Record summary: Entry title: Structure of influenza D virus polymerase bound to vRNA promoter in Mode B conformation (Class B1). The RNA (5'-vRNA; 3'-vRNA) has 28 modelled nucleotides. Protein in the same entry: Polymerase 3, RNA-directed RNA polymerase catalytic subunit and Polymerase PB2. Peng et al. published it in Nat Microbiol in 2019: "Structural insight into RNA synthesis by influenza D polymerase". It was solved by electron microscopy to 3.7 angstrom.

Context: bound to proteins that are not shown
């Protein structure tokens, strides 16, 4: 990007 | 921005 809606998912680690 | 890592055989009256 996208799903989604009052906040999350979309691999993890190091520099 | 740069670099390292994986097996699971799925059948609509």
């Nucleotide at each position: 990007a996208g799903c989604a809606g009052u906040a999350g998912c979309a691999a993890g680690g190091a520099g | 921005c740069u670099c390292c890592u994986g097996c699971u055989u799925a059948u609509g009256c």